Keywords: Protein Synthesis Inhibitor, Cytosolic Ribosome, Polysomal Ribosome, Peptidyl Transferase Center, TRANSLATION.
This is an experimental structure of RNA (tRNA) from Neurospora crassa, with 76 nucleotides shown.
The entry also models magnesium ions.
The entry has 76 different proteins, among them 60S ribosomal protein L9, 60S ribosomal protein L15 and 60S ribosomal protein L24.
It comes from the structure "Structure of the translating Neurospora crassa ribosome arrested by cycloheximide".
An Rfam search finds the family "tRNA" in it. Rfam describes the family as follows. Transfer RNA (tRNA) molecules are approximately 80 nucleotides in length. Their secondary structure includes four short double-helical elements and three loops (D, anti-codon, and T loops). Further hydrogen bonds mediate the characteristic L-shaped molecular structure. tRNAs have two regions of fundamental functional importance: the anti-codon, which is responsible for specific mRNA codon recognition, and the 3' end, to which the tRNAs corresponding amino acid is attached (by aminoacyl-tRNA synthetases). tRNAs cope with the degeneracy of the genetic code in two manners: having more than one tRNA (with a specific anti-codon) for a particular amino acid; and 'wobble' base-pairing, i.e. permitting non-standard base-pairing at the 3rd anti-codon position.
The structure was determined by electron microscopy at 2.7 angstrom resolution and released in 2021.
The work is reported in "Structure of the translating Neurospora ribosome arrested by cycloheximide" (Shen et al., Proc.Natl.Acad.Sci.USA, 2021).
[PDB]
RNA sequence: UUCCUCGUGGCCCAAUGGUCACGGCGUCUGGCUACGAACCAGAAGAUUCCAGGUUCAAGUCCUGGCGGGGAAGCCA
Numbered sequence: 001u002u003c004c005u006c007g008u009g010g011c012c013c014a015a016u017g018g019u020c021a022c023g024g025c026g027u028c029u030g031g032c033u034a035c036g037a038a039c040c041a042g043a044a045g046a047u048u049c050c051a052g053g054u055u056c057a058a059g060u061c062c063u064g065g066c067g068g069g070g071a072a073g074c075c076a
Base pairs, nucleotide, nucleotide: 001072002071003070004069005068006067007066010025011024012023018056027043028042029041030040031039049065050064051063052062053061
Other pairs, nucleotide, nucleotide, family: 008014tWH008021tWS009010cHS010045cHS013022cWW014021tWS015048tWW016060tSS017055tWS017057tWS026044cWW054058tWH055057tHS
């Protein structure tokens, strides 16, 4: 340099046109306890990396940018 893949809450991660989105850890509250830890219940935490385009409708399909991972890069 080329090709491909990925980017989702504070973190991890599922869901690949018709919910801005499922779960666990994290935080707050309540229950139990002499008090706590653990446990159980709920709440909040999501501009689906950013900008454009197709569509009645884009997190999902297309293009660019960034960042990450993998593979390939004389010859005699």